[PDB]
Context: one part of a larger RNA, bound to proteins that are not shown
């Protein structure tokens, strides 16, 4: 080059009208509309990963197998604000310096070892800086997790694009410093309760011990959030030939903080057989039940601060009004083998018994210290200063990652609405989301991908391959054989809609000094 | 001599209805008699092989009491196992249960007896020699010689004649074997011959099943024979069911086909 304007640009249900742009519109915007995902999504974030694909203007030669006014394309800017999210610290399986052994060396072994392998207060002293005399102390690299452990934040606004990070309000933690109030003190380092234990405080040094960090799966079962379902009323929207006191829709309350609430478990009184409490689940009592007062852990609820001033829903006024202004309502219930999630008492399983460590607290112990009108000392309260660093956009995938690609593949995770229905199954719908995939015309053969069949029923073929019967759910019946556990949904056979009914099984309030 | 209130969704039954319809769409078990095989869940040829193959739980054998087994490393003052200790570690082999596991140790392996020594290295020793040598004894362990062992590696016979009608061979013989295949099973996933023979399953069956068994060339932890369960596992038959045929029609989307745009490749 010929092949050849050929082969094909046919999974993911689907598009249309009309307007605007513009040269130019099947694809671009916007409205109408008909669809899909169908909450284990076509929805909302997020880890790998990528690096500006994020957002705006500007724009259409290339790129988006058609198209293109569009675009994760091309030009040109914008953007990623943290004491508390996160690395940062801590150990994990491991990784690996030192000593010190080997090894011609490249190095290898080894992790506390066969090493003189070291920092922690003193009070003093106030030419004073912190040297300086007791005191303790036996440890002994480092590096290994954005999913373990782990100090500590919410709400509400805001941007073209940031935000638990800005902005308003409200909080909290740690390092510091630091007066005051109260607390306690001439019975010096509180007091109360018979106790369980309570508090606003209420000395504690080496040194010890103990807790917390710190934990497995399954089952039931009780509680709590959220959502689901309703019921009354204030408020919008629809439907309204006819019925519809209707069909939809708002009616919310963060960390933080006061008070207050529990299963469990404990604690005083008593003293139990006619054994008795008691769980769905049998487990508990003279090693002290039942029972009668209490004590605790504050999950986790309730009222109150926060906070109505936020947010919502609506109206009444004015329509560059800088841009608003004014009002009202946001209230009370109620329901469960519901679903998602915590969490608690438990029960079952192991020849499986289901991390370490920083870190914090507690206690035993008694070292020192310490008295006047408060000597001290305050884990009680309010007070003042400071919190660096790096990351923080954005997609997370039928077009931002990986598979030469804008490739039906491949990739980890959280939230999860209404019927129906046993159900997170299918099938249909709100939210949100998309509407993307070259399009038109046509209906030829053979295809692919889905069905139908007259009578006959495996004759087909290597072989019933591939189809087609079966098919939930109640109710009856069920054999051989067996390791007795099962075969067992054997096999086999009935029923099953609407509709008006009936019968059954439930909770709470309640006695006659 | 005690009632109000409140509230659920299960179950069971009746009537009455209809073109006898009713899990009305979706969803949603084929069943039955057998054999082979592997006990089961479970794994594996990422991209032709999911299985009878691997695992297994269970059986069995083997080494080893730390100065040790077995196994890293060039070395090492160096490792696994080992935070171990025989109820263990570490190596096989088999492979649930059931019921069993027979004979051979001659042979290769392995093991232990060990001074009673055959073979016998280097150093050591003696003798000859001028000495380089050469020659002699001694000579370690291993092998050679004795023993043990198969759930170690494995293997496990042949001929004649012969029972009062046949045909069979209970016994006799007859040569070698270490030992001669024992108990079971069989034209089995193992058998040539061979589509073996009889029987069943068909109208007909090189198929399938039961049976037969000198079996080319079956057989016991290289496990033997059962086995209820269990399987996307090989295989036959029976019922259902049906376009698998007989024997093919039709229908429906998306192709193909024309057309605007866009466009390749093998091949030559």
């Nucleotide at each position: 080059g010929g092949u050849a304007g050929u082969a094909g640009c046919a999974a993911a249900u689907a598009u249309u009208c009309a307007a605007a742009u513009g040269a130019g519109a099947a694809c671009u915007u916007u409205g109408a509309a008909g669809a899909c995902u169908g909450a284990a999504g076509u929805g909302g974030g997020g880890a790998a990963a990528g690096g500006u694909u994020c957002c705006a203007c500007g724009u259409c030669a290339a790129c988006a197998g058609c198209a293109g006014u569009u675009g994760g394309a091309c030009g040109u800017g914008g953007g990623u604000u943290a004491g508390u999210c996160g690395a940062u610290c801590c150990u994990a399986a491991g990784a690996g310096a030192u000593g010190g052994g080997g090894a011609a060396g490249c190095u290898c072994c080894g992790u506390u070892u066969c090493a003189a392998a070291g920092g922690c207060c003193u009070g003093a002293u106030u030419u004073u800086a912190u040297g300086c005399a007791g005191g303790c102390c036996a440890c002994c690299a480092u590096c290994g997790a954005a999913a373990g452990g782990g100090a500590a934040u919410c709400c509400g606004g805001u941007u073209a694009a940031g935000a638990u990070u800005c902005c308003g309000g409200a909080a909290c933690c740690u390092g510091g410093a630091u007066a005051u109030g109260g607390a306690u003190u001439c019975u010096u380092c509180a007091c109360g309760g018979u106790a369980a234990c309570g508090u606003a405080a209420c000395u504690g040094a080496a040194u010890g011990u103990g807790g917390a960090g710190a934990c497995g799966u399954c089952g039931g079962c009780g509680c709590g959030a959220g959502c689901c379902c309703u019921g009354g009323g204030a408020g919008g929207a629809g439907u309204u030939a006819u019925c519809u006191u209707u069909u939809c829709u708002u009616c919310u309350u963060a960390a933080c903080a006061g008070c207050u609430u529990a299963u469990c478990a404990c604690c005083c009184c008593g003293g139990a057989a006619u054994u008795g409490g008691u769980u769905u689940a049998u487990c508990c009592g003279g090693a002290g039940a039942u029972g009668g007062g209490g004590u605790c852990u504050u999950a986790u609820g309730g009222c109150u601060g926060g906070a109505a001033g936020a947010g919502g829903c609506c109206a009444g006024c004015a329509c560059c009004u800088u841009u608003g202004c004014u009002g009202g309502c946001u209230c009370c219930g109620g329901u469960g083998c519901g679903c998602u999630u915590g969490u608690g008492a438990c029960g079952g399983c192991c020849c499986g018994u289901g991390a370490a460590a920083a870190u914090c607290c507690a206690c035993a112990g008694g070292a020192a210290g310490g008295a006047a009108u408060a000597g001290u000392u305050u884990u009680c309260a309010u007070g003042c200063c400071a919190g660096g660093u790096c990351g923080u956009a954005c997609u997370g995938a039928u077009a931002a990652c990986c598979g030469c690609a804008g490739c039906a593949g491949g990739u980890c995770u959280c939230c999860a609405a209404g019927g129906u229905g046993a159900a997170c199954a299918g099938c249909c719908u709100c939210u949100a989301g998309u509407u993307g995939a070259u399009a038109g015309a046509a209906u030829a053969a053979u295809g692919u991908a889905g069905a139908u069949a007259a009578g006959g029923g495996a004759a087909g073929u290597c072989g019933g391959c591939a189809a087609a019967a079966u098919a939930g759910a109640u109710c009856c019946g069920u054999a051989a054989c067996u390791u007795c556990g099962g075969g067992a949904u054997a096999a086999g056979g009935a029923u099953u809609g609407g509709c008006u009914c009936u019968a059954a099984g439930g909770g709470u309030c309640g006695g006659g000094u | 001599a005690c009632g109000a209130u409140c509230a659920a969704c299960u179950u069971a039954g009746a009537a009455c209805u209809g073109g006898u319809a009713c899990g009305g769409a979706c969803a949603a078990g084929g069943g039955g008699a057998a054999u082979c095989u592997g006990a089961c869940u479970g794994u594996c040829u990422a991209a032709u092989u999911a299985a009878a193959a691997c695992a297994u739980a269970g059986c069995a054998u083997u080494g080893c009491g730390a100065u040790g087994g077995u196994c890293a490393g060039a070395a090492a003052g160096u490792g696994a196992u080992g935070u171990u200790g025989a109820c263990g570690c570490a190596a096989u082999g088999u492979g649930a249960u059931u019921u069993c596991u027979g004979c051979c140790c001659a042979g290769u392996g392995c093991u232990c007896u060990g001074a009673a020594u055959g073979u016998c290295a280097a150093a050591g020793u003696g003798a000859a020699g001028a000495a380089a040598u050469u020659c002699a004894a001694c000579c370690a362990a291993g092998c050679g010689c004795g023993g043990g062992u198969a759930a170690a590696c494995g293997g496990c016979g042949g001929g004649a004649g012969u029972a009062a009608c046949u045909a069979u061979g209970a016994c006799u013989c007859u040569c070698u074997u270490a030992a001669g295949g024992u108990a079971g099973c069989c034209a089995a996933a193992u058998g040539c011959c061979u589509c073996g023979u009889c029987a069943u399953c068909u109208a007909a069956u090189u198929a399938g099943u039961g049976a037969c068994g000198c079996g080319c060339a079956u057989g016991a932890a290289u496990g033997g024979a059962u086995u209820a369960a269990c399987g996307a596992g090989a295989u036959u038959c029976c019922c259902a069911c049906u376009g698998u045929c007989c024997c093919u029609a039709u229908c429906u989307a998306c192709u193909a086909u024309c057309u605007a745009g866009c466009g390749a490749a093998a091949c030559c």
The RNA (25S rRNA, nucleotides 1443 to 2360) from Saccharomyces cerevisiae has 781 modelled nucleotides. The PDB entry is titled "Hypopseudouridylated yeast 80S bound with Taura syndrome virus (TSV) internal ribosome entry site (IRES) refined against a composite map". Lineage of the source: Eukaryota > Opisthokonta > Fungi > Ascomycota > Saccharomyces. The structure was determined by electron microscopy at 2.2 angstrom resolution and released in 2023. Primary citation: Zhao et al., Sci Adv (2023), "Regulation of translation by ribosomal RNA pseudouridylation". Ions in the entry include magnesium and zinc. The entry has 75 different proteins, among them RPS22A isoform 1, RPL38 isoform 1 and 60S ribosomal protein L17-A. It holds a match to the Rfam family "Eukaryotic large subunit ribosomal RNA". On this family, see Cannone et al., BMC Bioinformatics 2002: "The comparative RNA web (CRW) site: an online database of comparative sequence and structure information for ribosomal, intron, and other RNAs". Its family is annotated with structural constituent of ribosome and ribosome in the Gene Ontology.